[PDB]
Context: bound to proteins that are not shown
RNA sequence: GGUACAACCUACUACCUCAU
DNA sequence: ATGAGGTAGTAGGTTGTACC
Numbered sequence: 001g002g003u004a005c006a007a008c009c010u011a012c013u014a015c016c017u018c019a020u
Numbered sequence: 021a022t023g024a025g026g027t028a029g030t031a032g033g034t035t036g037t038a039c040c
Base pairs, nucleotide, nucleotide: 002039003038004037005036006035007034008033009032010031011030012029013028014027015026016025
Other pairs, nucleotide, nucleotide, family: 017024cWH018023cWW
C1' cells in the first nucleotide's frame, strides 16, 4: 500500500515450581 | 547454566468480511 477489524497458526519473552 | 513441568502477554504474518 484507500482502510478498519476479525479469525488462524506459528513464535518469543518474562515469571512459577521442580530440580542436575 | 540448564533442563523439565506449568501460566501469561504479545509479536509475525496470511486470509477473510466490510466500507459502496